[PDB]
Context: one part of a larger RNA, bound to proteins that are not shown
């Protein structure tokens, strides 16, 4: 300020309702992509030795 | 004692190609930038200790000459771990 | 052990290797040390955190606006018409930071549109004062917030530059008001270029295009009485005054504005007799006090003085009314309205 209770309308507040902020940052957390980060199996082509064949000499 | 490889298959090895993962901290938010371990002077007034991305300076050694040889106590500072001082006694030298 | 770099620094704890059987090696320096390892993601993705950035708030008030204080020194003379060398006291919280104090199980960050309300540091109207105020018009100051403060061009502006007006086109704050009201222009994120910077994955607080904006109101609020505001013509007048330019207070009188409240007779949109403005019509006393500023007799103080007292003469909105809009309840079944969402209001000569 202020008796007790609705309908039909505004959409200011109840840091309204709806999404464990998608920015920031933390986790000795995931994934993606790329390399001259470092460390090396499988695949495509190579150097040598053995598997198969010749070749002298005594 | 040496020389050839038509197929398939090895044993180390050279190349281009694929296979795992790592991707500090501190920070007046993060990244840049800068710091990360030690000593010394101030901050931190007559025993000790004490912080800031507070403040000056210094070091990962240098260099000349005697040479530190075996252990008993005992104390200091110290979460852990690392650091000081040392009577004394023995060998040997003085 | 001992002397220099003032006295003290000058280093490094495991397990792994070597001159060889007792010691020598990591700038392991991100230095109590994972033997051995760099970058991006604006295609992201999960666990978190106002314990920690950005926006707004709040706390401060350096900065960033304003009012003063002191009088050196300009204004010919003349410190304060007008300015204030250097300092000094403050006030404000619009800027730009600072704290990181609610908030990341979300407080949706510019700007426009659209409602608006409130400060006064007044731009304009109103009351004045000083003027280097002749006179009209400035200028500078104090009082006032009541109403008003326009319409366009180019940029997304906050901005600015122009164009034509007005009595002015004031300045702020209301989560730099307002997205459960709308707007996506700008920006906060999936594309396409140009320029930089990167060997690459790809950034850049740079500049060109394009890029769907979710929600039916539960509670709190809300769903009107009036009394006005502003301005241009015209008249005295071209008169005092002034060499000449120039040059009104006041009183009255006509039109409009903007707005309150409204209304359909005529114009307008108008396919029944209805709702509109673009059309018509109206708008007002008084009292009382502002803060200036101007007086009358007159003390304290023989003078002086608008005040201390006291009777007293005049001075903007606001603040109020001499009043205009209002209330005669207690049947209204049922039919009808230019009245209505029920309701409420009005009109029907009941049994």
């Nucleotide at each position: 300020a202020u008796a007790a209770a609705a309908a039909a309308a505004u959409a200011a507040g109840a840091c309204g309702a709806g999404a464990a902020g998608a920015c920031c940052c933390u986790a000795u957390g995931g994934a993606g992509c790329u390399u001259u980060a470092a460390u090396u199996a499988a695949c495509u082509a190579u150097u040598c030795c053995a598997a198969a064949a010749g070749u002298u000499a005594a | 004692a040496c020389u050839u490889a038509a197929c398939a298959u090895g044993g180390a090895c050279u190349a281009g190609c694929a296979a795992u993962u790592u991707c500090g901290g501190u920070u007046g938010g993060g990244g840049u930038g800068a710091c990360c371990u030690c000593g010394g002077a101030g901050u931190a007034c007559a025993a000790a200790a004490a912080a800031c991305c507070c403040u000056c300076c210094g070091a990962g050694u240098g260099a000349u000459u005697u040479u530190a040889a075996u252990c008993u106590a005992g104390a200091c500072a110290a979460a852990c771990c690392a650091g000081u001082c040392a009577a004394a006694a023995u060998a040997a030298c003085c | 052990c001992a002397u220099c770099a003032c006295u003290u620094a000058u280093u490094g704890a495991u397990c792994c290797a070597a001159a060889a059987u007792u010691u020598u090696g990591a700038u392991c320096a991100a230095c109590g040390g994972a033997a051995c390892a760099a970058g991006u993601u604006a295609c992201c993705c999960u666990a978190g955190g106002g314990a920690u950035a950005a926006c707004a708030g709040c706390g401060c008030a350096a900065u960033c606006c304003u009012g003063u204080u002191c009088u050196a020194g300009a204004g010919u003379u003349c410190c304060u018409a007008u300015c204030g060398a250097c300092a000094a006291u403050a006030g404000g919280g619009u800027u730009u930071a600072c704290g990181a104090c609610c908030u990341c199980g979300a407080u949706g960050u510019u700007g426009g549109a659209u409602c608006a309300g409130g400060a006064c540091a007044c731009c304009c109207a109103a009351a004045u004062g000083g003027u280097g105020c002749a006179g009209c018009c400035g200028c500078u100051a104090u009082u006032a917030a009541a109403g008003g403060u326009u319409c366009g061009u180019u940029u997304g502006u906050u901005c600015a530059a122009c164009g034509a007006u007005u009595a002015a086109a004031g300045u702020c704050c209301u989560a730099c008001g307002u997205g459960a009201u709308c707007u996506g222009a700008g920006u906060u994120c999936a594309g396409a270029c140009c320029g930089g910077a990167g060997c690459a994955a790809u950034c850049c607080a740079g500049g060109u295009c394009g890029g769907u904006u979710u929600c039916u109101a539960u509670c709190u609020a809300u769903u009107a009485u009036a009394a006005a505001u502003u301005u241009c013509u015209c008249c005295c007048a071209g008169u005092a005054c002034g060499a000449a330019a120039g040059g009104a207070c006041a009183a009255g009188a006509g039109a409009a504005a903007u707005g309150g409240g409204a209304c359909c007779a005529a114009c307008c949109u108008c396919a029944c007799a209805a709702a509109c403005g673009c059309g018509u019509c109206u708008c007002a006393g008084a009292g009382a006090u502002a803060a200036u500023u101007a007086a009358u007799g007159a003390u304290u103080u023989a003078a002086u003085c608008u005040u201390a007292a006291c009777c007293u003469a005049a001075u903007u909105a606001a603040c109020u009314c001499a009043u205009a809009a209002u209330a005669a309840a207690u049947c209204c079944a049922g039919c009808c309205c230019u009245a209505g969402a029920a309701c409420a209001g009005g009109g029907c000569a009941c049994a």

An RNA structure (16S Ribosomal RNA, nucleotides 1034 to 1569) from Sus scrofa domestica, in which 503 nucleotides are resolved. Greber et al. published it in Nature in 2014: "Architecture of the Large Subunit of the Mammalian Mitochondrial Ribosome". It was solved by electron microscopy to 4.9 angstrom. Lineage of the source: Eukaryota > Metazoa > Sarcopterygii > Theria > Sus scrofa. The reconstruction used 232,181 particles. Rfam match: Bacterial large subunit ribosomal RNA. Gene Ontology terms of the family: ribosome and structural constituent of ribosome.